This is an experimental structure of RNA (tRNA Gln) with a sequence from Homo sapiens, with 75 nucleotides shown. It holds a match to the Rfam family "tRNA". About the family: Transfer RNA (tRNA) molecules are approximately 80 nucleotides in length. Their secondary structure includes four short double-helical elements and three loops (D, anti-codon, and T loops). On this family, see Hou, Trends Biochem Sci 1993: "The tertiary structure of tRNA and the development of the genetic code". The PDB entry is titled "Cryo-EM structure of human Elp123 in complex with tRNA, acetyl-CoA, 5'-deoxyadenosine and methionine". Ions in the entry include magnesium. Released in 2024, the model rests on cryo-EM data to a resolution of 2.87 angstroms.
Context: bound to proteins that are not shown
RNA sequence: GGCCCCAUGGUGUAAUGGUUAGCACUCUGGACUUUGAAUCCAGCGAUCCGAGUUCAAAUCUCGGUGGGACCUCCA
Repeated sequence: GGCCCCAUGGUGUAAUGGUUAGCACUCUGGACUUUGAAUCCAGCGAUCCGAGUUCAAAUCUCGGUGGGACCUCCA
RNA backbone atom coordinates (compact mmCIF):
# COMPACT_ATOMS: atom_id res chain seq x y z
P G A 1 0.41 3.32 3.41
O5' G A 1 -0.68 2.86 2.34
C5' G A 1 -0.67 3.36 1.02
C4' G A 1 -0.69 2.24 0.00
C3' G A 1 -1.93 1.37 0.00
O3' G A 1 -3.00 1.92 -0.76
C1' G A 1 0.00 0.00 0.00
P G A 2 -4.26 1.02 -1.21
O5' G A 2 -3.76 0.24 -2.51
C5' G A 2 -4.42 -0.93 -2.96
C4' G A 2 -3.44 -1.98 -3.43
C3' G A 2 -3.94 -3.42 -3.42
O3' G A 2 -4.66 -3.74 -4.60
C1' G A 2 -1.80 -3.32 -2.39
P C A 3 -5.56 -5.07 -4.68
O5' C A 3 -4.50 -6.25 -4.72
C5' C A 3 -4.92 -7.61 -4.61
C4' C A 3 -4.00 -8.41 -3.73
C3' C A 3 -4.69 -9.31 -2.72
O3' C A 3 -5.15 -10.53 -3.28
C1' C A 3 -2.96 -8.10 -1.65
P C A 4 -6.67 -10.66 -3.76
O5' C A 4 -7.00 -12.21 -3.61
C5' C A 4 -8.27 -12.63 -3.13
C4' C A 4 -8.11 -13.61 -1.99
C3' C A 4 -9.23 -13.61 -0.95
O3' C A 4 -10.36 -14.37 -1.35
C1' C A 4 -7.15 -13.52 0.15
P C A 5 -11.83 -13.92 -0.88
O5' C A 5 -11.88 -14.28 0.67
C5' C A 5 -12.00 -15.62 1.10
C4' C A 5 -11.66 -15.78 2.56
C3' C A 5 -12.66 -15.22 3.56
O3' C A 5 -13.77 -16.07 3.79
C1' C A 5 -10.47 -14.58 4.19
P C A 6 -15.16 -15.47 4.34
O5' C A 6 -14.87 -15.11 5.86
C5' C A 6 -14.98 -16.09 6.88
C4' C A 6 -14.48 -15.58 8.21
C3' C A 6 -15.40 -14.63 8.97
O3' C A 6 -16.41 -15.30 9.70
C1' C A 6 -13.22 -13.74 8.94
P A A 7 -17.86 -14.62 9.88
O5' A A 7 -18.01 -14.36 11.45
C5' A A 7 -16.94 -13.81 12.22
C4' A A 7 -17.36 -12.57 12.99
C3' A A 7 -18.87 -12.34 13.08
O3' A A 7 -19.18 -11.76 14.35
C1' A A 7 -17.84 -10.48 12.03
P U A 8 -19.80 -12.67 15.53
O5' U A 8 -21.36 -12.66 15.26
C5' U A 8 -22.10 -11.44 15.29
C4' U A 8 -23.59 -11.68 15.36
C3' U A 8 -24.11 -12.21 16.69
O3' U A 8 -24.28 -11.19 17.67
C1' U A 8 -25.03 -13.48 14.93
P G A 9 -23.26 -11.10 18.91
O5' G A 9 -24.21 -10.99 20.18
C5' G A 9 -25.25 -11.95 20.41
C4' G A 9 -26.17 -11.49 21.51
C3' G A 9 -25.57 -11.48 22.91
O3' G A 9 -26.08 -10.38 23.65
C1' G A 9 -27.47 -12.88 22.87
P G A 10 -25.25 -9.01 23.73
O5' G A 10 -24.33 -9.20 25.02
C5' G A 10 -23.22 -8.35 25.26
C4' G A 10 -22.35 -8.91 26.36
C3' G A 10 -21.58 -10.17 26.02
O3' G A 10 -20.35 -9.91 25.37
C1' G A 10 -22.75 -10.50 28.04
P U A 11 -20.02 -10.57 23.94
O5' U A 11 -19.45 -12.02 24.30
C5' U A 11 -18.13 -12.18 24.80
C4' U A 11 -17.93 -13.55 25.39
C3' U A 11 -17.92 -14.71 24.41
O3' U A 11 -16.68 -14.89 23.76
C1' U A 11 -19.34 -15.23 26.22
P G A 12 -16.62 -15.57 22.30
O5' G A 12 -17.07 -17.08 22.54
C5' G A 12 -16.19 -18.02 23.14
C4' G A 12 -16.61 -19.44 22.84
C3' G A 12 -17.01 -19.73 21.40
O3' G A 12 -15.89 -19.96 20.57
C1' G A 12 -18.63 -20.64 22.87
P U A 13 -16.08 -20.44 19.05
O5' U A 13 -17.52 -19.88 18.65
C5' U A 13 -18.24 -20.42 17.55
C4' U A 13 -19.14 -21.54 17.98
C3' U A 13 -20.11 -22.05 16.93
O3' U A 13 -19.51 -22.98 16.04
C1' U A 13 -21.26 -21.71 18.96
P A A 14 -20.15 -23.44 14.63
O5' A A 14 -21.62 -24.03 14.88
C5' A A 14 -22.75 -23.36 14.26
C4' A A 14 -23.94 -24.28 14.22
C3' A A 14 -24.89 -24.09 13.03
O3' A A 14 -24.45 -24.85 11.91
C1' A A 14 -26.13 -24.00 15.01
P A A 15 -25.14 -24.69 10.47
O5' A A 15 -26.70 -24.83 10.80
C5' A A 15 -27.55 -25.54 9.89
C4' A A 15 -28.72 -24.66 9.54
C3' A A 15 -28.49 -23.65 8.41
O3' A A 15 -28.56 -24.26 7.12
C1' A A 15 -29.52 -22.56 10.22
P U A 16 -27.45 -23.96 5.99
O5' U A 16 -27.86 -22.53 5.38
C5' U A 16 -29.19 -22.34 4.84
C4' U A 16 -29.15 -22.48 3.34
C3' U A 16 -30.22 -21.72 2.57
O3' U A 16 -29.82 -21.46 1.22
C1' U A 16 -30.75 -24.05 2.68
P G A 17 -30.44 -20.26 0.35
O5' G A 17 -31.91 -20.86 0.08
C5' G A 17 -32.86 -20.09 -0.68
C4' G A 17 -33.16 -18.84 0.11
C3' G A 17 -34.63 -18.52 0.36
O3' G A 17 -34.77 -18.21 1.74
C1' G A 17 -33.53 -16.67 -0.68
P G A 18 -35.71 -19.10 2.69
O5' G A 18 -37.15 -18.57 2.24
C5' G A 18 -37.53 -17.22 2.60
C4' G A 18 -38.55 -17.30 3.71
C3' G A 18 -38.81 -18.70 4.28
O3' G A 18 -38.79 -18.69 5.70
C1' G A 18 -40.56 -17.97 2.80
P U A 19 -39.44 -17.55 6.65
O5' U A 19 -40.94 -17.30 6.13
C5' U A 19 -41.53 -16.00 6.33
C4' U A 19 -43.03 -16.17 6.39
C3' U A 19 -43.54 -17.61 6.20
O3' U A 19 -43.45 -18.40 7.38
C1' U A 19 -44.73 -16.16 4.77
P U A 20 -43.74 -17.83 8.86
O5' U A 20 -42.33 -17.19 9.32
C5' U A 20 -41.82 -17.51 10.64
C4' U A 20 -40.53 -16.76 10.88
C3' U A 20 -40.24 -16.36 12.34
O3' U A 20 -38.83 -16.29 12.57
C1' U A 20 -41.08 -14.50 11.03
P A A 21 -38.23 -16.36 14.06
O5' A A 21 -36.74 -16.91 13.85
C5' A A 21 -36.52 -18.33 13.97
C4' A A 21 -35.07 -18.57 14.28
C3' A A 21 -34.68 -18.44 15.75
O3' A A 21 -34.99 -19.64 16.45
C1' A A 21 -33.08 -17.37 14.38
P G A 22 -35.53 -19.58 17.96
O5' G A 22 -34.99 -20.97 18.51
C5' G A 22 -35.34 -22.19 17.86
C4' G A 22 -34.27 -23.23 18.05
C3' G A 22 -33.71 -23.37 19.46
O3' G A 22 -34.55 -24.11 20.32
C1' G A 22 -31.94 -23.36 17.90
P C A 23 -34.23 -24.18 21.89
O5' C A 23 -32.98 -25.16 21.99
C5' C A 23 -31.98 -24.96 22.97
C4' C A 23 -30.67 -25.59 22.57
C3' C A 23 -29.60 -25.61 23.66
O3' C A 23 -29.77 -26.69 24.56
C1' C A 23 -28.66 -24.81 21.64
P A A 24 -29.56 -26.45 26.13
O5' A A 24 -27.98 -26.54 26.31
C5' A A 24 -27.36 -26.04 27.48
C4' A A 24 -25.89 -25.81 27.27
C3' A A 24 -25.24 -24.82 28.21
O3' A A 24 -24.91 -25.40 29.46
C1' A A 24 -24.60 -24.31 26.00
P C A 25 -25.51 -24.79 30.81
O5' C A 25 -24.45 -23.69 31.23
C5' C A 25 -23.09 -24.05 31.41
C4' C A 25 -22.18 -22.84 31.38
C3' C A 25 -22.59 -21.67 32.26
O3' C A 25 -22.29 -21.85 33.63
C1' C A 25 -22.01 -20.87 30.13
P U A 26 -23.32 -21.32 34.74
O5' U A 26 -23.39 -19.75 34.49
C5' U A 26 -22.29 -18.91 34.79
C4' U A 26 -22.50 -17.49 34.33
C3' U A 26 -23.62 -16.72 35.00
O3' U A 26 -23.28 -16.23 36.28
C1' U A 26 -23.72 -16.38 32.67
P C A 27 -24.41 -16.13 37.42
O5' C A 27 -25.51 -15.16 36.81
C5' C A 27 -25.27 -13.77 36.69
C4' C A 27 -26.47 -13.03 36.15
C3' C A 27 -27.74 -13.13 36.97
O3' C A 27 -27.75 -12.24 38.08
C1' C A 27 -28.25 -13.47 34.69
P U A 28 -28.56 -12.61 39.41
O5' U A 28 -30.08 -12.44 39.00
C5' U A 28 -30.64 -11.15 38.78
C4' U A 28 -32.05 -11.23 38.26
C3' U A 28 -33.05 -11.96 39.14
O3' U A 28 -33.55 -11.15 40.20
C1' U A 28 -33.27 -12.73 36.93
P G A 29 -33.99 -11.83 41.58
O5' G A 29 -35.37 -12.55 41.25
C5' G A 29 -36.54 -11.78 41.00
C4' G A 29 -37.70 -12.64 40.59
C3' G A 29 -38.16 -13.70 41.58
O3' G A 29 -38.97 -13.17 42.61
C1' G A 29 -38.03 -14.64 39.42
P G A 30 -39.09 -13.93 44.01
O5' G A 30 -39.99 -15.21 43.70
C5' G A 30 -41.37 -15.09 43.39
C4' G A 30 -41.99 -16.43 43.09
C3' G A 30 -41.92 -17.46 44.21
O3' G A 30 -42.99 -17.29 45.13
C1' G A 30 -41.26 -18.45 42.16
P A A 31 -43.16 -18.26 46.40
O5' A A 31 -43.78 -19.60 45.79
C5' A A 31 -44.40 -20.56 46.63
C4' A A 31 -44.01 -21.96 46.25
C3' A A 31 -43.31 -22.77 47.33
O3' A A 31 -44.23 -23.33 48.24
C1' A A 31 -42.18 -23.03 45.26
P C A 32 -43.89 -23.40 49.81
O5' C A 32 -43.27 -21.98 50.14
C5' C A 32 -43.34 -21.45 51.46
C4' C A 32 -42.15 -20.58 51.80
C3' C A 32 -42.03 -19.30 51.00
O3' C A 32 -41.46 -18.28 51.83
C1' C A 32 -40.10 -20.61 50.68
P U A 33 -42.39 -17.41 52.79
O5' U A 33 -42.19 -18.06 54.23
C5' U A 33 -40.89 -18.32 54.74
C4' U A 33 -40.88 -18.55 56.23
C3' U A 33 -41.67 -19.77 56.72
O3' U A 33 -41.00 -20.34 57.84
C1' U A 33 -42.50 -17.83 57.76
P U A 34 -40.79 -21.92 57.94
O5' U A 34 -39.22 -22.12 57.77
C5' U A 34 -38.30 -21.27 58.43
C4' U A 34 -36.87 -21.61 58.07
C3' U A 34 -36.48 -21.33 56.62
O3' U A 34 -35.11 -20.95 56.55
C1' U A 34 -36.23 -23.64 57.07
P U A 35 -34.71 -19.45 56.15
O5' U A 35 -33.99 -19.59 54.74
C5' U A 35 -32.57 -19.59 54.65
C4' U A 35 -32.07 -19.34 53.25
C3' U A 35 -32.98 -18.54 52.33
O3' U A 35 -32.17 -17.74 51.47
C1' U A 35 -32.50 -20.63 51.35
P G A 36 -32.51 -16.19 51.25
O5' G A 36 -31.27 -15.66 50.39
C5' G A 36 -30.65 -16.50 49.43
C4' G A 36 -30.38 -15.76 48.15
C3' G A 36 -29.70 -16.54 47.04
O3' G A 36 -30.62 -17.35 46.32
C1' G A 36 -28.75 -14.37 47.22
P A A 37 -30.10 -18.46 45.28
O5' A A 37 -28.52 -18.47 45.44
C5' A A 37 -27.68 -18.46 44.29
C4' A A 37 -26.45 -19.31 44.46
C3' A A 37 -26.67 -20.70 45.06
O3' A A 37 -25.78 -21.63 44.45
C1' A A 37 -25.11 -19.51 46.37
P A A 38 -26.26 -22.51 43.19
O5' A A 38 -26.82 -23.85 43.85
C5' A A 38 -25.95 -24.91 44.23
C4' A A 38 -26.70 -26.00 44.96
C3' A A 38 -27.91 -26.57 44.24
O3' A A 38 -27.56 -27.58 43.31
C1' A A 38 -28.49 -26.04 46.47
P U A 39 -28.32 -27.69 41.90
O5' U A 39 -29.76 -28.25 42.28
C5' U A 39 -29.93 -29.59 42.70
C4' U A 39 -31.39 -29.91 42.94
C3' U A 39 -32.32 -29.65 41.77
O3' U A 39 -32.34 -30.72 40.85
C1' U A 39 -33.24 -28.73 43.76
P C A 40 -32.69 -30.46 39.30
O5' C A 40 -34.24 -30.09 39.31
C5' C A 40 -35.22 -31.06 39.62
C4' C A 40 -36.59 -30.44 39.70
C3' C A 40 -37.02 -29.65 38.48
O3' C A 40 -37.54 -30.46 37.44
C1' C A 40 -37.47 -28.40 40.44
P C A 41 -37.36 -30.03 35.91
O5' C A 41 -38.29 -28.74 35.76
C5' C A 41 -39.70 -28.86 35.85
C4' C A 41 -40.35 -27.51 36.03
C3' C A 41 -40.15 -26.51 34.90
O3' C A 41 -41.00 -26.75 33.79
C1' C A 41 -39.82 -25.44 36.98
P A A 42 -40.79 -25.93 32.43
O5' A A 42 -41.57 -24.57 32.69
C5' A A 42 -41.36 -23.44 31.85
C4' A A 42 -41.66 -22.15 32.57
C3' A A 42 -41.08 -20.90 31.94
O3' A A 42 -41.86 -20.40 30.87
C1' A A 42 -40.57 -20.91 34.23
P G A 43 -41.15 -19.92 29.52
O5' G A 43 -40.46 -18.54 29.92
C5' G A 43 -41.24 -17.48 30.44
C4' G A 43 -40.39 -16.35 30.96
C3' G A 43 -39.43 -15.72 29.96
O3' G A 43 -40.07 -14.82 29.08
C1' G A 43 -38.33 -16.04 32.03
P C A 44 -39.41 -14.47 27.66
O5' C A 44 -38.30 -13.38 28.02
C5' C A 44 -38.65 -12.20 28.71
C4' C A 44 -37.43 -11.40 29.08
C3' C A 44 -36.47 -11.10 27.95
O3' C A 44 -36.90 -10.01 27.17
C1' C A 44 -35.26 -11.82 29.85
P G A 45 -36.24 -9.73 25.74
O5' G A 45 -34.78 -9.21 26.09
C5' G A 45 -33.89 -8.81 25.07
C4' G A 45 -32.52 -9.41 25.26
C3' G A 45 -31.99 -10.21 24.09
O3' G A 45 -31.50 -9.39 23.04
C1' G A 45 -31.61 -11.42 26.06
P A A 46 -32.43 -9.08 21.77
O5' A A 46 -31.40 -9.11 20.56
C5' A A 46 -30.10 -8.57 20.71
C4' A A 46 -29.16 -9.09 19.66
C3' A A 46 -29.72 -9.17 18.26
O3' A A 46 -29.73 -7.91 17.60
C1' A A 46 -28.57 -11.16 18.76
P U A 47 -30.14 -7.79 16.06
O5' U A 47 -28.76 -7.97 15.29
C5' U A 47 -28.71 -8.38 13.93
C4' U A 47 -27.72 -9.50 13.74
C3' U A 47 -26.97 -9.47 12.41
O3' U A 47 -25.65 -9.99 12.61
C1' U A 47 -28.19 -11.49 12.59
P C A 48 -24.36 -9.09 12.27
O5' C A 48 -24.42 -7.90 13.33
C5' C A 48 -25.02 -6.65 13.00
C4' C A 48 -24.25 -5.49 13.57
C3' C A 48 -24.45 -4.17 12.85
O3' C A 48 -25.61 -3.49 13.29
C1' C A 48 -22.13 -4.55 13.23
P C A 49 -26.68 -2.94 12.24
O5' C A 49 -25.96 -1.69 11.56
C5' C A 49 -25.57 -0.57 12.34
C4' C A 49 -24.52 0.25 11.63
C3' C A 49 -24.89 0.75 10.24
O3' C A 49 -25.69 1.92 10.27
C1' C A 49 -22.71 -0.18 10.21
P G A 50 -27.10 1.96 9.49
O5' G A 50 -26.73 2.52 8.04
C5' G A 50 -26.16 1.66 7.07
C4' G A 50 -25.72 2.40 5.83
C3' G A 50 -26.59 2.18 4.60
O3' G A 50 -27.66 3.10 4.53
C1' G A 50 -24.33 1.73 4.06
P A A 51 -28.97 2.79 3.64
O5' A A 51 -28.39 2.27 2.25
C5' A A 51 -28.87 2.79 1.02
C4' A A 51 -27.82 2.70 -0.07
C3' A A 51 -28.20 1.87 -1.28
O3' A A 51 -29.00 2.58 -2.21
C1' A A 51 -26.05 1.25 -0.55
P G A 52 -30.60 2.40 -2.17
O5' G A 52 -30.80 0.95 -1.54
C5' G A 52 -31.25 -0.13 -2.34
C4' G A 52 -30.15 -0.68 -3.21
C3' G A 52 -30.53 -1.88 -4.06
O3' G A 52 -31.16 -1.48 -5.27
C1' G A 52 -28.46 -2.30 -2.97
P U A 53 -31.95 -2.54 -6.18
O5' U A 53 -30.79 -3.34 -6.93
C5' U A 53 -30.90 -3.70 -8.29
C4' U A 53 -30.58 -5.16 -8.50
C3' U A 53 -31.77 -6.10 -8.46
O3' U A 53 -32.44 -6.18 -9.71
C1' U A 53 -30.04 -6.95 -7.08
P U A 54 -33.87 -6.91 -9.84
O5' U A 54 -33.53 -8.45 -9.60
C5' U A 54 -34.42 -9.47 -10.03
C4' U A 54 -34.60 -10.52 -8.96
C3' U A 54 -35.94 -10.50 -8.24
O3' U A 54 -36.96 -11.15 -8.97
C1' U A 54 -34.20 -10.65 -6.65
P C A 55 -38.21 -10.29 -9.51
O5' C A 55 -39.16 -10.15 -8.25
C5' C A 55 -40.24 -9.23 -8.24
C4' C A 55 -40.85 -9.11 -6.87
C3' C A 55 -39.87 -9.11 -5.71
O3' C A 55 -39.28 -7.84 -5.50
C1' C A 55 -41.67 -10.57 -5.24
P A A 56 -37.97 -7.70 -4.59
O5' A A 56 -38.54 -7.63 -3.10
C5' A A 56 -37.71 -7.93 -1.99
C4' A A 56 -38.30 -9.04 -1.16
C3' A A 56 -37.31 -9.84 -0.33
O3' A A 56 -36.99 -9.21 0.90
C1' A A 56 -38.76 -11.31 -1.48
P A A 57 -35.51 -8.62 1.15
O5' A A 57 -34.59 -9.91 1.18
C5' A A 57 -34.85 -10.98 2.09
C4' A A 57 -33.58 -11.45 2.77
C3' A A 57 -32.86 -10.41 3.61
O3' A A 57 -32.27 -11.04 4.75
C1' A A 57 -31.43 -11.15 1.88
P A A 58 -32.95 -10.89 6.20
O5' A A 58 -31.72 -10.87 7.20
C5' A A 58 -30.61 -10.01 6.97
C4' A A 58 -29.32 -10.67 7.37
C3' A A 58 -28.58 -11.40 6.25
O3' A A 58 -27.75 -10.51 5.52
C1' A A 58 -28.62 -12.71 8.25
P U A 59 -27.44 -10.77 3.96
O5' U A 59 -27.16 -12.33 3.86
C5' U A 59 -25.85 -12.86 4.03
C4' U A 59 -25.78 -14.30 3.61
C3' U A 59 -25.94 -14.55 2.11
O3' U A 59 -25.15 -15.67 1.71
C1' U A 59 -27.70 -15.62 3.28
P C A 60 -23.85 -15.45 0.79
O5' C A 60 -24.44 -15.28 -0.68
C5' C A 60 -23.59 -15.36 -1.82
C4' C A 60 -24.10 -14.52 -2.97
C3' C A 60 -23.39 -13.19 -3.18
O3' C A 60 -22.17 -13.31 -3.89
C1' C A 60 -25.72 -12.85 -3.22
P U A 61 -21.04 -12.19 -3.71
O5' U A 61 -21.62 -10.93 -4.49
C5' U A 61 -21.54 -10.84 -5.90
C4' U A 61 -21.55 -9.41 -6.36
C3' U A 61 -20.71 -8.45 -5.53
O3' U A 61 -19.34 -8.48 -5.88
C1' U A 61 -22.85 -7.52 -5.84
P C A 62 -18.21 -8.19 -4.77
O5' C A 62 -18.17 -6.60 -4.68
C5' C A 62 -18.02 -5.80 -5.84
C4' C A 62 -18.43 -4.38 -5.59
C3' C A 62 -17.81 -3.72 -4.38
O3' C A 62 -16.50 -3.24 -4.62
C1' C A 62 -20.13 -3.33 -4.36
P G A 63 -15.36 -3.46 -3.51
O5' G A 63 -16.14 -3.27 -2.14
C5' G A 63 -15.71 -2.31 -1.19
C4' G A 63 -16.55 -1.06 -1.25
C3' G A 63 -16.38 -0.11 -0.07
O3' G A 63 -15.25 0.73 -0.21
C1' G A 63 -18.69 -0.46 -0.48
P G A 64 -14.12 0.75 0.93
O5' G A 64 -14.39 2.11 1.71
C5' G A 64 -13.83 2.33 3.00
C4' G A 64 -14.85 2.91 3.95
C3' G A 64 -14.45 2.85 5.43
O3' G A 64 -14.89 4.01 6.13
C1' G A 64 -16.45 1.58 5.06
P U A 65 -14.02 4.55 7.37
O5' U A 65 -14.20 3.42 8.48
C5' U A 65 -13.12 2.58 8.86
C4' U A 65 -13.47 1.72 10.06
C3' U A 65 -12.48 0.64 10.43
O3' U A 65 -11.36 1.13 11.14
C1' U A 65 -14.66 -0.26 10.47
P G A 66 -9.95 0.36 11.05
O5' G A 66 -10.17 -0.95 11.94
C5' G A 66 -10.48 -0.84 13.32
C4' G A 66 -10.87 -2.18 13.89
C3' G A 66 -9.92 -3.32 13.62
O3' G A 66 -8.80 -3.33 14.48
C1' G A 66 -12.12 -4.02 13.17
P G A 67 -7.37 -3.82 13.93
O5' G A 67 -7.52 -5.40 13.85
C5' G A 67 -7.91 -6.15 14.99
C4' G A 67 -8.33 -7.55 14.61
C3' G A 67 -7.33 -8.36 13.81
O3' G A 67 -6.30 -8.91 14.62
C1' G A 67 -9.47 -8.59 12.84
P G A 68 -4.80 -9.01 14.06
O5' G A 68 -4.82 -10.32 13.15
C5' G A 68 -5.17 -11.57 13.71
C4' G A 68 -5.32 -12.63 12.64
C3' G A 68 -4.24 -12.65 11.57
O3' G A 68 -3.04 -13.27 11.99
C1' G A 68 -6.36 -12.81 10.55
P A A 69 -1.63 -12.69 11.48
O5' A A 69 -1.47 -13.31 10.03
C5' A A 69 -1.44 -14.72 9.84
C4' A A 69 -1.42 -15.09 8.38
C3' A A 69 -0.35 -14.44 7.53
O3' A A 69 0.91 -15.08 7.66
C1' A A 69 -2.42 -14.41 6.38
P C A 70 2.27 -14.26 7.40
O5' C A 70 2.13 -13.73 5.91
C5' C A 70 2.40 -14.57 4.80
C4' C A 70 2.91 -13.78 3.62
C3' C A 70 3.79 -12.59 3.97
O3' C A 70 5.13 -12.97 4.22
C1' C A 70 2.17 -11.94 2.36
P C A 71 6.05 -12.17 5.29
O5' C A 71 6.57 -10.88 4.47
C5' C A 71 7.59 -11.07 3.46
C4' C A 71 7.48 -9.99 2.41
C3' C A 71 7.76 -8.56 2.87
O3' C A 71 9.13 -8.26 3.08
C1' C A 71 5.83 -8.57 1.57
P U A 72 9.55 -7.30 4.30
O5' U A 72 8.11 -6.92 4.93
C5' U A 72 7.73 -5.53 5.08
C4' U A 72 7.13 -5.03 3.79
C3' U A 72 7.60 -3.65 3.32
O3' U A 72 8.86 -3.71 2.67
C1' U A 72 5.24 -3.83 3.07
P C A 73 10.07 -2.74 3.11
O5' C A 73 9.56 -1.30 2.67
C5' C A 73 9.24 -1.02 1.31
C4' C A 73 8.42 0.24 1.20
C3' C A 73 8.98 1.46 1.93
O3' C A 73 9.94 2.16 1.16
C1' C A 73 6.66 1.22 2.40
P C A 74 11.36 2.56 1.78
O5' C A 74 10.99 3.51 3.00
C5' C A 74 10.27 4.72 2.82
C4' C A 74 9.63 5.16 4.11
C3' C A 74 10.57 5.18 5.31
O3' C A 74 11.30 6.40 5.40
C1' C A 74 8.57 4.04 5.87
P A A 75 12.80 6.49 4.85
O5' A A 75 13.61 7.11 6.07
C5' A A 75 13.12 8.26 6.75
C4' A A 75 12.62 7.92 8.13
C3' A A 75 13.66 7.37 9.10
O3' A A 75 14.43 8.39 9.72
C1' A A 75 11.76 5.98 9.14